[PDB]
Context: one part of a larger RNA, bound to proteins that are not shown
Molecule: 23S ribosomal RNA, chloroplastic, nucleotides 536 to 1282
Organism: Spinacia oleracea
RNA sequence: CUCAAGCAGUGGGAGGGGGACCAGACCCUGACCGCGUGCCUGUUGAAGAAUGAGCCGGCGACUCAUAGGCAGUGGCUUGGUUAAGGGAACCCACCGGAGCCGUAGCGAAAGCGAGUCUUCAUAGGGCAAUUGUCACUGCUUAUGGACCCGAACCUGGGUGAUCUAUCCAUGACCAGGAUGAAGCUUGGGUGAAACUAAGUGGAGGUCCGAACCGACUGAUGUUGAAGAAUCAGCGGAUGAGUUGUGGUUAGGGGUGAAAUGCCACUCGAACCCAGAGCUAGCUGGUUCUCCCCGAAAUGCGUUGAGGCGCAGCAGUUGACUGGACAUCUAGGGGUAAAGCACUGUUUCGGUGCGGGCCGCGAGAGCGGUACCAAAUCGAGGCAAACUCUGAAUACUAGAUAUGACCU
RNA sequence: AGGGGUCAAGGUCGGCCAGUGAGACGAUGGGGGAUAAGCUUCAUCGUCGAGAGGGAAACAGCCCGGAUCACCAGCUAAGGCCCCUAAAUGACCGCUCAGUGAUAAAGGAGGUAGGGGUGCAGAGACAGCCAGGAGGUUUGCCUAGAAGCAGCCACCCUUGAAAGAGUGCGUAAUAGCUCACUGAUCGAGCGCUCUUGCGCCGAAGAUGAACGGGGCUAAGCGGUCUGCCGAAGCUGUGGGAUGUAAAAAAACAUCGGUAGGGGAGCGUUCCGUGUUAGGGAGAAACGCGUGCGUGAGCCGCGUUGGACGAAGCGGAAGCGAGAAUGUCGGC
Numbered sequence: 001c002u003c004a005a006g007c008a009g010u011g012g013g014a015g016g017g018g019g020a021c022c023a024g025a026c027c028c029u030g031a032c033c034g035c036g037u038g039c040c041u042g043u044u045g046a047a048g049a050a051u052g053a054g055c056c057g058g059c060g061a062c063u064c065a066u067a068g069g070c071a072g073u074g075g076c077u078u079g080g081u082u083a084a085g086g087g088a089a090c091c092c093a094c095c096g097g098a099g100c101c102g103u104a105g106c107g108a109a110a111g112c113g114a115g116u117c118u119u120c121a122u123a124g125g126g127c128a129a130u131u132g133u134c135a136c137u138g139c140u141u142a143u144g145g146a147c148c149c150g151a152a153c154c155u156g157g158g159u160g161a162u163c164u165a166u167c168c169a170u171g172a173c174c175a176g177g178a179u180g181a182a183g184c185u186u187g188g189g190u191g192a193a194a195c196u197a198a199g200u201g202g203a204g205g206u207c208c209g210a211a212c213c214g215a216c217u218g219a220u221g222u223u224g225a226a227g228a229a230u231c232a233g234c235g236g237a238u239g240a241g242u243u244g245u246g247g248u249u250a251g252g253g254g255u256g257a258a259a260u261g262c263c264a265c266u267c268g269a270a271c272c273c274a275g276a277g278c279u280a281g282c283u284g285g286u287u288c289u290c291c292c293c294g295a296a297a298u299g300c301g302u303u304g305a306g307g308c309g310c311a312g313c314a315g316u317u318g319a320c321u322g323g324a325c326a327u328c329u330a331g332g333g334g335u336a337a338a339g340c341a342c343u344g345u346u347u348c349g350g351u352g353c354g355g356g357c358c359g360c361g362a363g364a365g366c367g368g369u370a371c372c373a374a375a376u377c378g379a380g381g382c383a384a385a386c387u388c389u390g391a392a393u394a395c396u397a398g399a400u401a402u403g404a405c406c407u
Numbered sequence: 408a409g410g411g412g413u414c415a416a417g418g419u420c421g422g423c424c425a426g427u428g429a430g431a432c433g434a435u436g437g438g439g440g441a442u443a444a445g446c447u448u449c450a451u452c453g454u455c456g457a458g459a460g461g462g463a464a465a466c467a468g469c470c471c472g473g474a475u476c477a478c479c480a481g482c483u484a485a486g487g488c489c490c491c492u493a494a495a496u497g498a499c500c501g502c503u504c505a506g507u508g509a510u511a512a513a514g515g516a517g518g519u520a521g522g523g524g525u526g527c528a529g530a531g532a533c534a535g536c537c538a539g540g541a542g543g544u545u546u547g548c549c550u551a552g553a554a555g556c557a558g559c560c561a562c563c564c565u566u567g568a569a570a571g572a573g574u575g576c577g578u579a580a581u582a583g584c585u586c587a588c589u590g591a592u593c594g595a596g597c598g599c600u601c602u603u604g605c606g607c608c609g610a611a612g613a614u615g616a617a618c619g620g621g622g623c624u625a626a627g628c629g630g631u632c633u634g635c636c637g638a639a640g641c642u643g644u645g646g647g648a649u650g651u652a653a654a655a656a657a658a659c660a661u662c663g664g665u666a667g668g669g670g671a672g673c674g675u676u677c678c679g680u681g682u683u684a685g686g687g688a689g690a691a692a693c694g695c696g697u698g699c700g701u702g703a704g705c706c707g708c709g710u711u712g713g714a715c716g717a718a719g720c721g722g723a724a725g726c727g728a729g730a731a732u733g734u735c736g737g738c
Base pairs, nucleotide, nucleotide: 009035010034011033012032015029016028017027018026039052041050054738055737056736057735058734059733064144065143066142067141069139070138071137072136073135074134075133076132079101080100081099085095086094105112106111115127116126117125118124147285148284150282154275155274156273157272158271159270165249167247168246169245170244171243172242173241174239176208177207178206179204183200184199185198186197187196188195212236213235214234216233217232218231219230220229251267253263254262255261260269288672289671290670291669292668293667298311299310300309301308302307312427313426315423316422317421318420319419320418326400327399328398329397330396331395337389338387339386343383344382345381346380347379348378349377351375354372357368360365403414404413405412406411430455431454432453433452434451435450436449437448438447439446460471461470462469476645477644478643480642481641482640486636487635488634489621490620491619495633497632498631499630500629501628502627503625508623514608515607518605519604520603521602522601526597527596535592538589539588575584576583647662648661649660650659651658673727675724676723677722678721679720680719685715692711698705699704
């Protein structure tokens, strides 16, 4: 600072305050005015409501080795230079000339050589007719993880069945209550079987329902009381039942009443370590300052399209010369325009071959004709793929001209 | 007008070494589309991209103009001069009556202003105002009727101040009501086209007015005349850096800039010089400076601090941080 409105600063600066150092100087505050769309990345274009950062401090990215090209610098130029290796170690005087680069090209080669290849074999044509080298420093290129961070994966070798899937060995468990099978007995009934009434009996992947095992519905819970629970109800609950202990099966595997489900909160191929800084034409990121120049977003090809190559357009440094802008001539164009002679297309009129319909003494013969119309003529249009015509620009070439500062 | 000067001014070839290879809008020439698109694809040019400033309310791509730097000077471009908000509530001549002036057509129209041409008119037009506006016409026709008026042709001629065998209403068709025209009353400019200029209607959307706002009858539009404002443009006054060579003075030109290239530097730790001087009368550090530089940075200060260690000339790198859902620590 409580009538304010604001990427918070900035230019102007009201009023107030100073610093034990006497200033129109300087500093803190800041009435009120005008201006002012955080940074980065990355885009045709970002204040963006695109991306990234809570803030502050550290760590945190084009390096090194070896080679190839080029530039700058130096040494030698009797060409230059040594490698390993030797050195009272390492550097280092001083040795080591082994090799390398330069001193001859031409051809595929034999071969020839200032020439040579091309060929009956000439003439012609191609390529030659010459020139340093060793370092240091930088810039690029190549090989290695190679500017930094980042995959999903692949392969090898190990570790896991205390979770879970199947099985095995051994033990354990299933309150209480219902129903009433086969058989059997005694009657009824038969040649005897069959069949049928009552008793007895206690079967059942039977029923209802605790423990036990599950997980159908809802509500709650959702930075939970809990990395699947609580609560209220739900299915099985003597069986293909549940469960303790001790074991078995192993990942190019096991196991699976089979969902690709489970195999230690991991599973369309477990985990751990190693190859391994795997690779990533992909995304992000890549840190001090001033001065000079300054693009492109196009063509071509591409298992290429958001990549790369070469051209085009930057910088830098050499060589060759004259253009640039301006005006004026000369050239060949078939476009705008215009046109209907050609190629199509088109309307109306006039001339009208040829066609439509009617009329005859029913096989020789024919004539009418409320009618549609070739082809020419006259008038009248249109046309990227029509032109008897034909501009302006542009393109190519040649010509002519003294742009700013001094007696 | 030469002599001799100083500068700027374009290509071709080659060496070394880049980025680019998503483009966008506007003008024109076209294609595709629906001559739709802030659409798409080519061709020629502008701007952005990579370009600040001024005009456009705000507004990459439109208009003006290319930012080396300083000045509390000046002139102007584009565009403007009622107030917000710099400059004329300037001028003279026209136009609008709509809040047009901000937003669109087919069409509608005695809105208003001007121009030319065209028809009548004090031997009297235009508009009002009682008048007239006839007999064969039941006309021939398809006999149901078209009779001035469904459709046909003919579109008579008389009586006349005038009248069409008819422009419309009204009827089965007649009847009837008008308008053409003409008298009369009446007494001055009026009727029908063409063309523009500026307006009106046509014109209706969803949070709330929307010309930038207030507002304006001009402070809007058209035409003309002159002042002024107005940019980082140009002028002036000073300073820097490039290039013209090598160096200084001296000019002339030049200095926006992304990718990107080239030149010139500053710091960081460590090494040579150096077991240097400087340092327990205070180093490194840490925090403050009414010094310096174009900057990175440099340089002096007395407090805290308690022992390390500048230059200069050279060398070498674990050498400069704000971004990596970076990473470790703190809060």